[PDB]
Context: one part of a larger RNA, bound to proteins that are not shown
RNA sequence: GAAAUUGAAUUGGCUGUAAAGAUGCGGCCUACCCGUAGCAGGACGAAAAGACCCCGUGGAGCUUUACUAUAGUCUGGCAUUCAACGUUGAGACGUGGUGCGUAGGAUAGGUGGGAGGCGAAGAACCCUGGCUACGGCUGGGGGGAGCCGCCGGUGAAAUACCACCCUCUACUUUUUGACGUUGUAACCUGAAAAAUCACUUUCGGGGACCGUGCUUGGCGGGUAGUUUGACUGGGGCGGUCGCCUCCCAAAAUGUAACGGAGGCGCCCAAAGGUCACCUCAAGACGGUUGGAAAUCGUCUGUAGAGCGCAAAGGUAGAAGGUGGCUUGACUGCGAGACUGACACGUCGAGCAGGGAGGAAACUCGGGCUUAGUGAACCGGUGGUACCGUGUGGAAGGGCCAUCGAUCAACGGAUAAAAGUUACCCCGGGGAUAACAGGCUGAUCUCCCCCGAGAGUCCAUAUCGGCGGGGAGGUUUGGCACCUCGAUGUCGGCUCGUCGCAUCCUGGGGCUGAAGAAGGUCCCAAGGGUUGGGCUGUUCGCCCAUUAAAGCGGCACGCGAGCUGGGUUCAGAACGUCGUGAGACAGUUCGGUCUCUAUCCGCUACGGGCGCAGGAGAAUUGAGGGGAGUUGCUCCUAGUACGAGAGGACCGGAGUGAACGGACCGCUGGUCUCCCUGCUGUCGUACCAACGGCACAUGCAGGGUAGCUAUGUCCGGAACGGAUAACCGCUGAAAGCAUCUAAGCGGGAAGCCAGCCCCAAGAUGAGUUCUCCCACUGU
RNA sequence: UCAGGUAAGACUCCCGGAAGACCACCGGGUUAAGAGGCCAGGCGUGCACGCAUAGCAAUGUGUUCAGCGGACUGGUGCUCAUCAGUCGAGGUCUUGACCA
Numbered sequence: 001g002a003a004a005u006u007g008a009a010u011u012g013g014c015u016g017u018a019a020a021g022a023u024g025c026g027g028c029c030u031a032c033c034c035g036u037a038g039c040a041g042g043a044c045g046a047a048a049a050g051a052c053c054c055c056g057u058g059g060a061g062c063u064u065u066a067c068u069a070u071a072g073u074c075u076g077g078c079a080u081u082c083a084a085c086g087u088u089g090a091g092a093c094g095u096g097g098u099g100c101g102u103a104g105g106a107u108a109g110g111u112g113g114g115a116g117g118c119g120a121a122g123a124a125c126c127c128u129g130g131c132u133a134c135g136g137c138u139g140g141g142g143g144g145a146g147c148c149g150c151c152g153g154u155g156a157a158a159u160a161c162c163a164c165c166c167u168c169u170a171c172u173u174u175u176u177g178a179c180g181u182u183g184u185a186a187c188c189u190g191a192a193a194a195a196u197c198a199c200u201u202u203c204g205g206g207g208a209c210c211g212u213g214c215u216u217g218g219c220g221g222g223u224a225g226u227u228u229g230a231c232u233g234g235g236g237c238g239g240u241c242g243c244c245u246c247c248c249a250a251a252a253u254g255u256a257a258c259g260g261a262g263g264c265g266c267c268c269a270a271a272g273g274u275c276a277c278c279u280c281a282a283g284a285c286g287g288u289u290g291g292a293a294a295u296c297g298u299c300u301g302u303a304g305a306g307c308g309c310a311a312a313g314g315u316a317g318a319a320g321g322u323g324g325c326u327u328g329a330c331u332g333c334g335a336g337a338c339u340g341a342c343a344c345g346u347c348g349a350g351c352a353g354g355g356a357g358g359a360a361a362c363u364c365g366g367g368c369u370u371a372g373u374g375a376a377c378c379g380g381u382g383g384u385a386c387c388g389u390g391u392g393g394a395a396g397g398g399c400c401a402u403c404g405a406u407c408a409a410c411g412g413a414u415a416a417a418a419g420u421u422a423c424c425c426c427g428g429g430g431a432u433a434a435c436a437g438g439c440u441g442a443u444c445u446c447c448c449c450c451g452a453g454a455g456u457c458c459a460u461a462u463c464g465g466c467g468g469g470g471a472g473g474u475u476u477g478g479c480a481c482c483u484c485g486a487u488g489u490c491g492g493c494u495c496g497u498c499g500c501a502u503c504c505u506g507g508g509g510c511u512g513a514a515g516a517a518g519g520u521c522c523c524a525a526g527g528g529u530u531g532g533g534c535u536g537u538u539c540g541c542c543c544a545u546u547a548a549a550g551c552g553g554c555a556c557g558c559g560a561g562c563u564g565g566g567u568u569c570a571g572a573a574c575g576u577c578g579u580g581a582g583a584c585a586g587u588u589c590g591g592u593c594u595c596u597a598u599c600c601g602c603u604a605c606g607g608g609c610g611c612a613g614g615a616g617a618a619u620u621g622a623g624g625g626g627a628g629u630u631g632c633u634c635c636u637a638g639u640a641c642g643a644g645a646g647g648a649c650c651g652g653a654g655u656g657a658a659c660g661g662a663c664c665g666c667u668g669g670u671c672u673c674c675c676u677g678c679u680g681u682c683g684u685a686c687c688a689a690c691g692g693c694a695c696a697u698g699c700a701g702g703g704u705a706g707c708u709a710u711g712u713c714c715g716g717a718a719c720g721g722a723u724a725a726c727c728g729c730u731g732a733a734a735g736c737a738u739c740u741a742a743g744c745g746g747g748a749a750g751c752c753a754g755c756c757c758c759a760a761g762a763u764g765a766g767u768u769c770u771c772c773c774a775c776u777g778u
Numbered sequence: 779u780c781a782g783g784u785a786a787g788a789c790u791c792c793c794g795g796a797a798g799a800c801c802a803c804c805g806g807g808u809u810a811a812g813a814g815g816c817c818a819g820g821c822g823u824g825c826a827c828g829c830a831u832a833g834c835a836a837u838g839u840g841u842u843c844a845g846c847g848g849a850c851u852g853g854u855g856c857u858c859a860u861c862a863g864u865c866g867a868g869g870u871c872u873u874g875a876c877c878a
C1' cells in the first nucleotide's frame, strides 16, 4: 500500500443438455478444512459499447468536366475622355414636300382671316438634263414687264397668303458606335523648402488610352452546399425497380420468391353497328407450267381453322369470313352491385334527346376481355359574366374540354447533382458478412453386391465398366442462433496429454510367398516416431537417414510465452487499369506488442481437526502416479529352402540413440578474494613490500566443499488368470463333418500381479515396542 | 447433572546440519568432543622476510618443494554451553469370546 475493475461464490469433474464453449442443469463419481510459494487451461481475461466491415435519407477530409455558386481572370455598354478633323448610319426643328374617280379658266384627304396675289433678289411664253404603273421634283437661258382672288361649275370639300397630318426627303444648325489625325482640362513616372510619403512650386511627358461602378458570356473543385438513389436469400460488378399468362397456390378469395418461362404503354374511318350466306386445317380420285407442294370434285372432320400480336376463358343462334346501307368509338342520367382501410375500376335494365341501318324486329357508351393502362404546382386555347381589392372593363380565377416529360428509377414523391479513406470519429450490429462450434454431412479416408476383363485358360494371391448402404465429417462450405459493452491469421520451440481406424513391434487369415524381404487383412494399446534447404509457412517436393516417419484430436492446441516472420492497417516502387484522386488473399523493403496470478485448478510445504485416556516411533493395506520403441557381429548359420546368387521359426553373450535417477573418488566448468604474473593513480617521507580502482577478482591462469552434463552404472526380459487373430481332444440337432457356446487346453502386448512414493483420517476408525497415575473443592 | 496440591513425550530454543523461505528429519544444553580459534598433514601462490655478495646492476644464487593455505579425515571439550518453561493426566454406551 494505490490504481484498471466488479451482481453475487458451500469456486471439483465427466458425459450430456442448453440460442449446442455449462463449474449452480441433468445422471454419476469424488475431496479432512485452511494458509502461503509458484504456474497458466480457466471465468467466453481486462480497456474504449470493433473504429476490418454492413446497416445510418451521420460528419469531416481530397479529387473529377459529378448539379451548381463563386473571387479571380477574358469581352461588350456611359461618365472625372475637349474643340476640331476624311464619315457610313440616325432623331428633330425649317421649306416644307409623292397622291392620275371625268369635269372644274384647271386631274380635290385643307381649315380661319381675305380684298387685292407675282415682279429691279426678274414675272405669261420657249429650249433643255435626271427616278415616270406617263402625275410630278429645278435651273438658267430664249420672250423681259408681264402671269393671278370674287356671283364659274363640280367634287366627300373651292382654292391662294399664315398652317396640314399621312406611306414619304436632300440639306444651311444641332446630337449620335466611329475608323485615322493635332493640342490640353481626369492621371501617373526623373530636380527645388528638413531630401522613400504628404505641397510637389515652371516640372518633360504621353494622354483619353489606365480604370471603378451595375449588367453579360466563358473559364474556374480557387472556394461551397448536397447528391451520388436503394435493393440486398451478406458488400456488391452483374443483376432490380410498371402492367399482363399461369405453372407451383395449399378445388370459393387464396401470398412469396437472385424459382420459371411470352411481351408491351398498340390497332383500326374499320377485324365498328344492321342484315344475309358460307363448317376450317387435313387425307384420299386422278387429271396442268405441273420431278412434293400451288388445281378441282369428293366423304371423313369431339370442327383438329380462324377470329389483329403471350396467356387463359369464349367461339355458329357464330363474338368467324365475305358484302350493300350507315357510324350514338353521342349527351344528361341511373335503383341496385364487386375492388380496395384510401385510391375507386368494373355491371347494367331503365329514363331524356334527337339519329343509323332497318318493313319491322333487333343492335347501337369502337369492337372477347384482362397487358396498349398512365400525377398534384406551373403552363397551351375557345366557350363561360360566374365574377373580379377604387368603381365599369380588366392583369386573373374556376368551370367544358384539352395539350408539355423511353421520370421505361413507371404511388414515381426535386425540375436540380460524382468518385475516394488501411488516418479516420461516432451511432449500433453475428436481431446486418468474413476466422471456431453449430443443423448439414455436397467433395474427403475405409468396407459391402454378383458377373463382365488381367492373371498361359482361370472372379476375388491383388483390382474391378456401371452402380448400390453407410460410420466418421476437423476436406472447401450451405445456416446468419447469443458472441461488435469488442473471443486478435498461420506457423516455430517447448508442455504436450487423448483416440486407433495400428505409423514401427506382437501373436494370427491368406499369400500366384522356397529362403532374403514383403502383398492385404484381424485384434488392443505396452511404447515410440530425426537432422539439413526455403518459406510465416498448413501443405509441398529436393538430400540422407530412420524398424517407419501416421491419420481425425484440441475455435486445423495455446502470446493471461515469444515471435508478426509473411501478410493484413496507413511510406514508397512495378505490372495493366480509373480522366485524376486511386484498385488487387498480384510482388516486394523495414515495420511497438501487452499487461502487481484473490483465485477455480495444478506442482508444493505448513495451521490444524481425527474415528474417544493422552504420546516418541516402528508397521502390514484398497488404491493416486510413475509403468514399456528399435537396427547390428558371432552360433546348430554358410543349414531347412534354393537346379545357380543368398539365406530361417528358438534363443543366445555382444555395439548404439533423444530418452529415470544416482554418485563423487576416472572427465570439466563454475570459485566474486587464497596466490603468482602486468600498466596506470595514491597512502607509508622512501625502498624490497603491500593495499583502494578498473563488472561488485582490472587484466593472463590457477583453485577445494558443491552442481550437472559430454562424466559412470542401471532402464523396459521370467511368470500365473484370461484375450483377438488361430490351433483341439467327443463330435450333437440335419445318424458326416466343423473349435456341439453342453468337459478342457496352446494365445504374444493391455487387465491381477511382479520395481517405488503415497497411504488402514480410503468417516470401509488395521498392529506392535514405549511414558504419566492407588489423592479431593471455583 | 458443579469440583485438586504432583508429570515423562511436543515446544522459546544456544552453537550448529552437503536439510531449507518458513520447515517435517539430525547433532551438544554439560553425566561437556557441536560451529570457530590453535595443532599434526595435503591444499594452491611454488622455494615468503632478514643478510652478505657480482657490481653500473636490471636480477640471481642459499637458508624455505616450504613461508603463505575462505568452509578439508580429524584433533583441542577453550571463543559457547549455570538455569529457567508450555498438554499439571488415569479408558464414552451395549452385548458377546473371556478372569477367581
Base pairs, nucleotide, nucleotide: 012029013028014027015026016025033607034606035605036604037603038602039601041600042599045595054428056426058425059424060421061420062419063418066226067225069223072219073218074217076215077214078213079212082183083182084181088177089176090175091174092173095170096169099166106159109165116148118146126141127140128139129138131136187206188205191202229241231239238258242264243263244262245261246260247259265410266308267367272326273325274324275323276322277321278320282300283299286296287295306315307314309372311370312369313368331352332351333350336347338345355364356363357362378404379403380402381401382400383399384398386397387396437481439478440477444472445471446470447469453463454462490565491563492562493561495557503528504527506523507522508521509520510519511518530544531543532542534540571589572588573587574586575584576583577582609761613772614771616769617768618767619766624757625756626755630656631655634652635651641646661713662712667709668708670706674702675701676700677699678698679694680693682691683690684689721751726746727745787865793805794804795803813857814856816853817852819850822846823845828841829840830839831838832837
Other pairs, nucleotide, nucleotide, family: 001002cHS017022tWH020438cHS021436cWS023024cWS032608cWW033608cWW040041cHS043560tWH045594tWH046594tWW052433tWW053429cWW054432cWS055427cWW063580cSS064066cWH066417cSS068225cWS070222cWS070223cWS071220tHS075216cWW085180cWW086179cWW087178cWW093173cWW094171cWW098167cWW103108tWH104153cSS104158tWS108155cWS108157tWS112162cWW114115cWS114149tSS114160tHS117147cWW119145tWS122144tWS123144tWS123146tSS124143tHS125142cWW125143cWW132135tWS154158tWH155157tHS186207tHS189205cWW192199cWW199200cWS220222cHS226417tWS227417tHS227418cWH229409tWS241409cWS244310tWS246261cWW249250cSS250254tWS254255cWS265373tHS265374tWS266309cWW267271tWS270327tWW270366tSS272327tSS274325cWW274357tSS280303cWS281301tHS283300cWW285298cWW287296cWW288294tWW290293tHS290294tHS301304cHS305318cWW306318tWS318319tWS323324cHS328355cWH330353cWW331365cHS333351cWW333365cWH334349tHS338346cWW339343tHS339344cWW340342tHS340343tHS358360tHS358361tWS414415tHS414416tHS419581tWS422569tSS423424cWS430434cWH438479cWW441473tWS442476cWW443473tHS443475cWW443476cWW451465tHS452464tHS455461tHS459464cWS473475cHS474552tWS489565tWW490536tSS492561tWW496553tWW496554cWW499501tHS500525cWH500550cWW502524tWH503529cWS504547cSS505526tWW506748cSS507724tWS507725tSS508725tSS514641cSS514642tWS514645tWW515640tWS515646tSS526628tHS526749tHS527629tSS529549tSS530545cWW533541cWW536566cHS546548tHS546549tWS547629tWS560597tWS563565cHS564566cHS611765tSS615770cWW620760tWH620766cWS621759tWS623758cWW623759cWS627628cSS629657cWW632654cWW632655cWW633653cWW634653cWW636651tWH637651tWW638647tWS639648tWH640647tHS659715cWW660714cWW661714cWW662713cWW663665tWS663711cWW664665cHS664711cWS669707cWW671703tWS675823cSS676701cWW681692cWW684687tWH704705cWH704849cWH715716cSS718754tHS720753cWS723747tHS723749tWH724747tHS725747tHS729743cWW729744cWW731740tHS740742cWH771786cSS772867tWS773868tWS782783cWH788864cWW789863cWW791807cWW792806cWW793813tSS797802tWS801802cHS805812cSS810859tWS815854tWW818851cWW823846cWW824844tWS825842cSS825844tSS833835tHS
Solved structure of RNA (23S RIBOSOMAL RNA, nucleotides 1995 to 2877) from Escherichia coli, 878 nucleotides shown.
Among the 50 different proteins in the entry, which are not shown, are 50S ribosomal protein L14, 50S ribosomal protein L32 and 30S ribosomal protein S4.
The 2004 paper behind the entry is "Structural basis for the control of translation initiation during stress".
An Rfam search finds the family "Bacterial large subunit ribosomal RNA" in it. On this family, see Yusupov et al., Science 2001: "Crystal structure of the ribosome at 5.5 A resolution". The family has 102 seed sequences and 51,934 matches in Rfam 15.1.
Keywords: 30S RIBOSOMAL SUBUNIT, PROTEIN-RNA COMPLEX, PROTEIN-PROTEIN COMPLEX, RNA-RNA COMPLEX, RIBOSOME.